[PDB]
RNA sequence: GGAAUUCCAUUCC
RNA sequence: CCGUUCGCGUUUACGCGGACGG
RNA sequence: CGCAAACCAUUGCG
RNA sequence: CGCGACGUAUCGUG
RNA sequence: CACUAGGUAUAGUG
RNA sequence: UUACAAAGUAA
RNA sequence: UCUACUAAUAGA
RNA sequence: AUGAGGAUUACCCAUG
RNA sequence: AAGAAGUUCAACUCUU
RNA sequence: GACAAAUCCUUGUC
RNA sequence: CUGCCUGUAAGGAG
RNA sequence: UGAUCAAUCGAUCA
RNA sequence: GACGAUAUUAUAUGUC
RNA sequence: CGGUUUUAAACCG
RNA sequence: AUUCCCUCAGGAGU
RNA sequence: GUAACUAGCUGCUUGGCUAGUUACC
Numbered sequence: 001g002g003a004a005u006u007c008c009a010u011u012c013c
Numbered sequence: 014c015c016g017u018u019c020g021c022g023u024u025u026a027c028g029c030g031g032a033c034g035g
Numbered sequence: 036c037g038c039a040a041a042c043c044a045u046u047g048c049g
Numbered sequence: 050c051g052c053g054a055c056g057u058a059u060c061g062u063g
Numbered sequence: 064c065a066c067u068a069g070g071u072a073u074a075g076u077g
Numbered sequence: 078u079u080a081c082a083a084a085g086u087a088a
Numbered sequence: 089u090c091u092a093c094u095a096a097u098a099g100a
Numbered sequence: 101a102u103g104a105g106g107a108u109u110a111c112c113c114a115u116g
Numbered sequence: 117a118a119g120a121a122g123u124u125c126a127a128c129u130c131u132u
Numbered sequence: 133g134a135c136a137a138a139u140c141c142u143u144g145u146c
Numbered sequence: 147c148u149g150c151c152u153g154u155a156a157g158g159a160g
Numbered sequence: 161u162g163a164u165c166a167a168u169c170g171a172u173c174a
Numbered sequence: 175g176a177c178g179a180u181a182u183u184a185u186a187u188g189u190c
Numbered sequence: 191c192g193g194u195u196u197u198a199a200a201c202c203g
Numbered sequence: 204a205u206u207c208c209c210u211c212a213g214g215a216g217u
Numbered sequence: 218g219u220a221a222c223u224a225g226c227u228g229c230u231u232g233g234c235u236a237g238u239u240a241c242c
Stems, first nucleotide, its partner, number of pairs: 001013001003011001015034001021028001036049001038047002052061001064077001066075001078088001080086001091098001102114002106111001117132001119130001133146001135144001147160001152156001165170001204217001206215002222237001229233001
Other pairs, nucleotide, nucleotide, family: 002012cWS004010cWW005009cWW014035cWS018031cWS019031cWW022027cWS037048cWW040045cWW050063cWW065076tWW069073cWS081082tHS089100cWW090099cWW092097cWW093097cWS101115cWW106112cWW118131cWW122128cWW134145cWW135145cWW136143cWW137143cWW138140tHS151157cWS161174cWW162163cWH163173cWW164171cWW175190cWW176189cWW177188cWW181185cWW187188cHS191203cWW193202cWS205216cWW208213cWW208214cWW209213cWW219240cWW221239cWW228234cWW234235cWS
């Protein structure tokens, strides 16, 4: 930097 | 130590022994 | 090249 | 074949 | 395929 | 110095 | 130098 | 220097 | 070469 | 500080 | 011993 | 016994 | 015991 | 000291 | 030189 | 063989003198 989210929280990269 | 008592010797009224008695 | 089967101009079999 | 020797037509050599 | 011997059509051999 | 091709080589 | 041999050769 | 040493005779031989 | 050397004396041996 | 040298305010010597 | 033989008063041979 | 010798019925050689 | 062995001779002796 | 015999000599003990 | 001998001008022996 | 050493007196003479023994080669 990026993904999906049960989107103030992680997973995956 | 004392005493009686035989042997010795020339330091011979002295020495050194031995046996009894105390 | 001959057999087999297909989901059909494609595969396996000897 | 052709050679010498003896006689039991027989023996010796090339 | 042949051939030399055998005869109850059985044997050998190049 | 002998010879030749000859003033120059071969000896 | 002598010899022999002679147009030449050897031997002291 | 010798030899009764020899010679094809100015030569040789033998001893010292 | 000598020899008071000898023989088979013109030839030898012996001895120094 | 004296002493000598030129290219001369500079060295070189004692 | 021999129908054994000889150098025959001897000798040899089976 | 035998057979050589002895001479004392003696010795010897098988 | 010999000896033509000797002695100074009953005694030594030479040789076998 | 005996013995004997070859006997004035000797041998056997 | 001496004996001996022979087939006799030969041999043996000292 | 060699160098010496003695002697040699007209006097002695019991075998006449005119020599005689010693050394060294």